The RNA (23S ribosomal RNA, nucleotides 1 to 535) from Deinococcus radiodurans R1 has 498 modelled nucleotides. The entry has 27 different proteins, among them 50S ribosomal protein L28, 50S ribosomal protein L14 and 50S ribosomal protein L25.
[PDB]
Context: one part of a larger RNA, bound to proteins that are not shown
C1' cells in the first nucleotide's frame, strides 16, 4: 500500500503588509558665481544753445535689449593701440580693414515728436496756424516772469540742510495737563553741501573771547497731574580756525524845493566802534 | 597729480593621469610670493605684480 | 556836531531755551502804545541799590559738520527659501486708479552639440559615433524626502 470510520494537518491570494532590489517622480544637501549687502574711502548738480523721463523710428534678415538719430547700430578732428573688425544676436549673406580699422581717450557736428514745452490747440508723445529769408526741399521765430540792456528765473535730483504748517496712535497700566513730538506726514528754498558768524553774548576769573561739530561736564543744575517722565550751560580737553565790508556826523555837485553865504536821495570823496571808536579844528 | 596706455625679473626632464599647474630630479628670479585664466593645485604658460615711464586735447 | 528807530521799553494775547505762569527774567512776534545820544543806553533770572560785562535796531563770508543717486578698495558679509524685489522684471500677473508685484541660476576642458542606421505621422526612445565620462544628450552639476510603480523574500 483496498474503502468505510474517527482524528490532526498542510498548500491556493483577488488584494494586502514589512524587508530588499531596480526605477520614477520631486528639487532638498553639498559645489560654484555670472548677483547682492555693508563699511571706508571717493566723487557730488543738470535744464529755455531743450534737461530728467519717454515716445516714434534707423539695422540686408530684428521680436526683445543695447547704441542712435532723418547725416539714425552711425559723421568728423586730435592722441593711445597695431590686426583684427563686421553690437548682446548664438545666425547665412554683403563687406570693412597696416592708406591703420576695431576698441579706447578727449573735443566737435547732426540731434525727429513729447517733456518746465514755451505760437495756438490739446483725453502727453498728435491737430491747427501766422510771420521772415527765399527756387521748391528746407531754415529761423512766435510762453510767461524781472528790468534800459546784456541778461537772469520757470523745470529734475536718492538721502542730507534750512523755513512755512503740523499729526495720531502710544505712555501715563483708565484720562484730559504731560508724553509721544516738533517725531511721521506736507508745502516752499537752495547748494554740493546747508545752516550758522565777527559779541548791546557768555558769565563772576574785574575771566574768557565770531560760527558749528567731538569729547566732557552729567542724569549733575533744573523741569514736571514734582506723576510718567524730560533734562541744560559754564570750565576744560580737541577738529577746524579768517574777519571783511556799508548807513552816520564834514571837502565836492545837479535837478528841485523854499524870500535873499540852506538840505529830503543819487554818484564818487573821506569814514566803520566800548581798554568807547569817528569827525573840525591842532 | 588725476587719464587712455606702453615697459617689465626668471624651467626643463621624467611619472600618474582623457588632460597636468599635481609628484620627481636637478635649477634659476625676486624691488616682483597680491590676484585671476589655462583639460587638476603653476613665482619662473598667459594676463599680471614691484618698478619705470607716458601725449596733442583734457580735467584739478 | 554824531554813530542804524514806528524801534527798546512797554500793556494785552503767546511761545521758545532745563522754564508746563511759577517769586519768571530774557529773547520772539498777534494787537495797542511808544525813548533816550555818550554829565547816553541794554543786560547780569521778580525789584532797588552798589558793582560788573557788553553797544542792539544793515550786510556778506570760505575751513571743521550732514548725507549717500553715483565709482573704487576691503569683509572672523550672503552664496539661488539666501543676498536687493530681481543672478535683472518693476516685467510677467493683480488693480478704473494710487498702488501692489513674482518664481528665477549650471552639458562639456573644448560642441567635437550626436552624420548615419532602426521602431513611430510625430513624440519619444536603441544603435552607431565624439568624449575621460552620453553612469554629461540639450526637460542637460549633485539628485536627499514625501509620493507612484517592477520584480524578489517571508507572510496574509
Nucleotide at each position: 500500500g483496498g474503502u468505510c470510520a474517527a482524528g490532526a494537518u498542510a498548500g491556493u491570494a483577488a488584494g494586502g503588509g514589512u524587508c530588499c532590489a531596480c526605477g520614477g517622480u520631486g528639487g532638498a544637501u553639498g559645489c560654484c558665481c555670472u548677483g547682492g549687502c555693508g563699511c571706508u574711502g571717493g566723487a557730488g548738480c543738470c535744464g529755455a544753445u531743450g534737461a530728467a523721463g519717454g515716445a516714434c523710428g534707423c539695422g540686408a534678415u530684428u521680436a526683445c535689449c543695447u547704441g542712435c538719430g532723418a547725416a539714425a547700430a552711425g559723421c568728423c578732428c586730435c592722441g593711445a593701440c597695431g590686426a583684427g573688425c563686421u553690437g548682446g544676436a548664438g545666425a547665412u549673406a554683403c563687406g570693412c580693414u597696416u592708406u591703420g580699422a576695431c576698441u579706447c581717450g578727449g573735443g566737435g557736428a547732426u540731434g525727429u515728436c513729447c517733456g518746465a514745452a514755451u505760437g495756438g490747440g490739446g483725453a502727453a508723445a498728435c491737430c491747427c496756424a501766422c510771420c521772415u529769408c527765399g527756387u521748391a526741399a528746407g531754415a529761423g521765430g512766435u510762453a510767461u516772469c524781472c528790468g534800459c540792456a546784456a541778461g537772469g528765473a520757470u523745470g529734475g535730483g536718492a538721502a542730507c540742510u534750512c523755513a512755512g504748517g503740523g499729526a495720531a496712535c502710544u505712555g501715563a497700566a483708565a484720562c484730559a495737563u504731560c508724553u509721544c513730538a516738533g517725531u511721521a506726514c506736507c508745502u516752499g528754498a537752495a547748494g554740493g553741501a546747508g545752516a550758522a558768524g565777527a559779541a548791546a553774548g557768555a558769565g563772576a576769573a574785574u575771566u574768557c573771547g565770531a560760527u558749528u561739530c567731538c569729547g566732557u561736564u552729567a542724569g549733575u543744575a533744573g523741569c514736571g497731574g514734582c506723576g510718567a517722565g524730560c533734562g541744560a550751560a559754564c570750565c576744560c580737553g580737541g577738529a577746524u580756525c579768517a574777519g571783511c565790508c556799508c548807513a552816520a556826523a564834514c571837502c565836492g555837485a545837479a535837478a528841485c524845493g523854499c524870500u535873499u553865504g540852506c538840505g529830503u536821495u543819487u554818484c564818487g570823496g573821506g569814514g566803520u566802534u566800548g581798554u568807547a571808536g569817528g569827525a573840525c579844528c591842532a | 597729480u588725476c587719464a587712455a596706455g606702453c615697459c617689465g625679473a626668471a624651467g626643463u626632464g621624467g611619472c600618474u593621469g582623457g588632460a597636468a599647474a599635481g609628484c620627481u630630479a636637478c635649477a634659476c628670479c625676486u624691488c616682483a610670493g597680491a590676484a585671476g585664466g589655462u583639460g587638476a593645485g603653476a613665482g619662473u604658460c598667459c594676463u599680471g605684480u614691484a618698478g619705470g615711464c607716458g601725449a596733442a586735447c583734457g580735467a584739478g | 556836531c554824531c554813530u542804524g528807530a514806528g524801534u527798546a521799553g512797554g500793556u494785552c494775547g503767546u511761545u521758545g531755551u532745563u522754564c508746563g505762569u511759577g517769586a519768571a527774567a530774557c529773547g520772539a512776534u498777534g494787537a495797542c502804545u511808544g525813548a533816550a545820544u555818550c554829565c547816553g543806553c541794554g543786560c547780569g533770572g521778580a525789584c532797588c541799590a552798589c558793582c560788573g560785562c557788553g553797544c542792539a535796531a544793515g550786510g556778506c563770508u570760505a575751513a571743521a559738520u550732514a548725507c549717500u543717486c553715483c565709482c573704487a578698495g576691503u569683509g572672523a558679509c550672503c552664496g539661488a527659501u539666501a543676498g536687493c524685489g530681481c543672478a535683472u522684471a518693476g516685467u510677467a500677473c493683480c488693480g478704473u486708479g494710487a498702488g501692489g508685484g513674482a518664481a528665477a541660476g549650471g552639458u562639456g576642458a573644448a560642441a567635437a552639440g550626436a552624420a548615419c542606421c532602426c521602431c513611430g505621422g510625430g513624440a519619444g526612445g536603441g544603435g552607431a559615433g565624439u568624449g575621460a565620462a552620453a553612469g554629461a544628450g540639450a526637460a542637460c552639476c549633485u539628485g536627499a524626502a514625501a509620493c507612484c510603480g517592477u520584480g524578489g523574500a517571508c507572510u496574509u
Ions in the entry include magnesium. Krupkin et al. published it in Proc.Natl.Acad.Sci.USA in 2016: "Avilamycin and evernimicin induce structural changes in rProteins uL16 and CTC that enhance the inhibition of A-site tRNA binding". The depositors describe the entry as "The large ribosomal subunit from Deinococcus radiodurans in complex with avilamycin". Method: X-ray diffraction, resolution 3.43 angstroms. The entry became public in 2016. Rfam match: Bacterial large subunit ribosomal RNA. Crystals were grown by vapor diffusion, hanging drop at pH 7.8. The entry is indexed under Deinococcus radiodurans, avilamycin, degradable antibiotics, ribosome, large ribosomal subunit, resistance. Taxonomically the source falls in Deinococcus radiodurans (Bacteria, Thermotogati, Deinococci, Deinococcaceae).